[PDB]
RNA sequence: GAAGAUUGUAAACAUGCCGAAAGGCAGACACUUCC
Ligand code: NJL
Ligand code: GTP
Numbered sequence: 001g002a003a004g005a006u007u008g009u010a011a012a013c014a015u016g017c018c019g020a021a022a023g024g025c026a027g028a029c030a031c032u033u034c035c
Base pairs, nucleotide, nucleotide: 001034002033003032004031015026016025017024018023
Other pairs, nucleotide, nucleotide, family: 004011cWS005012tWH005030tWW007028tWH009011tHS010032tWS013028cWW014027tHS019021tHS019022tHS028029cHS028030tWS
C1' cells in the first nucleotide's frame, strides 16, 4: 500500500444504540494475509 472490511472471513470482531425477541444501526483501537 492493497485486500479481509458495501463489515464474517483463509482466520479475527472491544463497545454503543433501536428492538420483547428474531433482527437492525453505528463502530477498524488494533490485528491477519499480500506486495
Ligand atoms: C472493532 N473491534 C470493530 C468495525 C465496521 C465493522 C467493524 C475501535 C475503535 C476505538 C477503540 C477500540 C476499537 C476496537 C474495535 C474492536 C472488533 C470495528 C468498525 C466498522 F478504542 F474505533 N473495533 O475490537 O476508538 O463496519
Ligand atoms: P505502526 O508502525 O504500527 O505505527 O504502523 P505502520 O507500520 O507505520 O503502518 P502505516 O499504515 O501507518 O504506514 C503508512 C504507509 O506505510 C502506507 O500507506 C504504505 O505506503 C507504507 N507501508 C506500510 N506497510 C506496508 C506494506 O506492508 N506494504 C507496502 N507496499 N507499503 C507499506